[PDB]
RNA sequence: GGAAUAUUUUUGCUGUACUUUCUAUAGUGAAUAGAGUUAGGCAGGGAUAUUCC
Numbered sequence: 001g002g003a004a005u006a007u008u009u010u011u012g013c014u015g016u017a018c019u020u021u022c023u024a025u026a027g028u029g030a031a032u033a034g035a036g037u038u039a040g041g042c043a044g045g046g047a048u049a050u051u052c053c
Stems, first nucleotide, its partner, number of pairs: 001053014017037003022034004
C1' cells in the first nucleotide's frame, strides 16, 4: 500500500403499522389521501478493532 471479517456511526431510498397529533375529502365513521411517529428490507459515506496478502 492492497483484501476480507466484526463492531460502531451517518445519509438516501424503500417498507409497514399506528394516530405520538392533527388535517381534508368521503360520509354518519365504512373508506381514501395528506402530515407525524415507527418495526423490517436495500444502497452510499465516515470511525474503531481483528485477520490475511
About this RNA:
This is an experimental structure of RNA, with 53 nucleotides shown. NMR data were recorded at pH 6.5 and 298 K. It was solved by solution-state NMR. The PDB entry is titled "Solution Structure of the HIV-1 Intron Splicing Silencer and its Interactions with the UP1 Domain of hnRNP A1". Jain et al. published it in J.Biol.Chem. in 2016: "Solution Structure of the HIV-1 Intron Splicing Silencer and Its Interactions with the UP1 Domain of Heterogeneous Nuclear Ribonucleoprotein (hnRNP) A1".